Released in 2020, the model rests on X-ray diffraction data to a resolution of 1.6 angstroms. Shown are 28 nucleotides from a PDB entry: RNA (tRNA(Asp) acceptor stem/T stem-loop) with a sequence from Escherichia coli. The entry also models sulfate ions. Bound small molecules: uracil (URA). The depositors describe the entry as "Crystal structure of a fragment of E. coli tRNA(Asp) consisting of its acceptor stem/T stem-loop. Short unit cell". The work is reported in "Crystal structures of an unmodified bacterial tRNA reveal intrinsic structural flexibility and plasticity as general properties of unbound tRNAs" (Chan et al., Rna, 2020).

[PDB]
């Protein structure tokens, strides 16, 4: 340093 | 709109 899922909160469609 | 798009924060997983 890149790569995946999950969550909080905020903003669009 | 718990499902797209975007900002910002935390947990995990691999490297």
């Nucleotide at each position: 340093g890149g790569a995946g899922c999950g969550g909080g909160c905020g903003g669009g469609u | 709109a718990g499902u797209c798009c975007c900002g910002u924060c935390c947990g995990u997983u691999c490297c």